[PDB]
RNA sequence: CUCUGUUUACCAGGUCAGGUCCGGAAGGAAGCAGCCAAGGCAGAG
RNA sequence: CUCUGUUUACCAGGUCAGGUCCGGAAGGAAGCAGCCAAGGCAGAG
Repeated sequence: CUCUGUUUACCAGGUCAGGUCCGGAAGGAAGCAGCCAAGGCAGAG
Repeated sequence: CUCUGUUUACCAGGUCAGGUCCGGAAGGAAGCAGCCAAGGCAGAG
RNA backbone atom coordinates (compact mmCIF):
# COMPACT_ATOMS: atom_id res chain seq x y z
C1' C A 1 0.00 0.00 0.00
C1' U A 2 -4.13 -3.30 -0.80
C1' C A 3 -7.96 -6.61 1.00
C1' U A 4 -11.19 -8.83 5.01
C1' G A 5 -13.60 -8.72 9.70
C1' U A 6 -15.59 -5.87 13.38
C1' U A 7 -16.92 -0.96 15.16
C1' U A 8 -18.35 4.88 15.26
C1' A A 9 -19.46 9.36 18.89
C1' C A 10 -20.09 14.38 19.31
C1' C A 11 -26.78 19.75 17.26
C1' A A 12 -23.57 14.86 13.43
C1' G A 13 -22.24 12.67 6.51
C1' G A 14 -24.16 10.23 1.77
C1' U A 15 -27.49 6.47 -0.14
C1' C A 16 -31.76 3.92 0.96
C1' A A 17 -34.85 -2.21 -0.96
C1' G A 18 -38.85 -2.92 2.89
C1' G A 19 -42.13 -0.40 5.72
C1' U A 20 -43.92 4.78 7.58
C1' C A 21 -46.17 9.54 6.99
C1' C A 22 -48.42 13.19 3.24
C1' G A 23 -51.02 12.87 -0.57
C1' G A 24 -55.61 11.04 -3.16
C1' A A 25 -55.55 8.41 -9.50
C1' A A 26 -58.13 4.05 -11.54
C1' G A 27 -61.71 0.95 -10.28
C1' G A 28 -66.05 -0.95 -6.80
C1' A A 29 -70.64 -0.12 -3.33
C1' A A 30 -74.58 2.27 -1.75
C1' G A 31 -77.04 6.66 -2.46
C1' C A 32 -79.04 12.55 -0.52
C1' A A 33 -80.75 16.42 -3.55
C1' G A 34 -82.77 16.75 -8.62
C1' C A 35 -84.82 14.26 -12.45
C1' C A 36 -88.04 9.81 -14.58
C1' A A 37 -91.71 6.13 -13.65
C1' A A 38 -96.47 4.13 -11.56
C1' G A 39 -100.45 6.66 -8.55
C1' G A 40 -103.28 10.71 -5.17
C1' C A 41 -104.83 15.78 -4.89
C1' A A 42 -105.55 20.73 -7.71
C1' G A 43 -105.79 23.51 -11.81
C1' A A 44 -104.76 24.94 -16.88
C1' G A 45 -105.40 23.85 -22.63
C1' C B 1 -106.59 13.77 -24.05
C1' U B 2 -102.51 17.07 -23.03
C1' C B 3 -99.81 20.40 -19.80
C1' U B 4 -98.60 22.67 -14.80
C1' G B 5 -98.44 22.60 -9.53
C1' U B 6 -98.22 19.78 -5.33
C1' U B 7 -97.79 14.89 -3.11
C1' U B 8 -96.55 9.06 -2.36
C1' A B 9 -97.11 4.60 1.44
C1' C B 10 -96.73 -0.40 2.12
C1' C B 11 -89.82 -5.78 3.19
C1' A B 12 -91.07 -0.94 -1.69
C1' G B 13 -89.30 1.19 -8.53
C1' G B 14 -85.53 3.60 -12.01
C1' U B 15 -81.70 7.35 -12.34
C1' C B 16 -78.31 9.92 -9.54
C1' A B 17 -74.68 16.03 -10.01
C1' G B 18 -72.71 16.79 -4.82
C1' G B 19 -70.96 14.30 -0.83
C1' U B 20 -70.16 9.13 1.66
C1' C B 21 -67.88 4.38 2.13
C1' C B 22 -64.24 0.70 -0.27
C1' G B 23 -60.26 0.99 -2.60
C1' G B 24 -55.00 2.80 -2.99
C1' A B 25 -52.34 5.38 -8.76
C1' A B 26 -49.13 9.74 -9.54
C1' G B 27 -46.43 12.85 -6.89
C1' G B 28 -43.99 14.79 -1.90
C1' A B 29 -41.33 13.99 3.20
C1' A B 30 -38.45 11.63 6.34
C1' G B 31 -35.93 7.24 6.79
C1' C B 32 -34.97 1.37 9.45
C1' A B 33 -32.13 -2.53 7.48
C1' G B 34 -28.13 -2.89 3.76
C1' C B 35 -24.64 -0.43 1.16
C1' C B 36 -20.81 4.00 0.58
C1' A B 37 -17.88 7.70 2.96
C1' A B 38 -14.47 9.72 6.87
C1' G B 39 -12.17 7.23 11.32
C1' G B 40 -11.07 3.21 15.61
C1' C B 41 -9.79 -1.85 16.58
C1' A B 42 -7.95 -6.82 14.37
C1' G B 43 -5.98 -9.64 10.80
C1' A B 44 -4.74 -11.11 5.79
C1' G B 45 -1.70 -10.07 0.86
Solved structure of RNA (4.5S RNA DOMAIN IV), 90 nucleotides shown.
Sample source: RNA SEQUENCE TAKEN FROM ESCHERICHIA COLI 4.5S RNA. THE RNA WAS PRODUCED BY T7 RNA POLYMERASE IN VITRO TRANSCRIPTION USING RIBOZYME TECHNOLOGY.
Primary citation: Jovine et al., Structure Fold.Des. (2000), "Crystal structure of the ffh and EF-G binding sites in the conserved domain IV of Escherichia coli 4.5S RNA".
Entry title: CRYSTAL STRUCTURE OF THE CONSERVED DOMAIN IV OF E. COLI 4.5S RNA.
Method: X-ray crystallography, resolution 2.7 angstrom. The entry became public in 2000.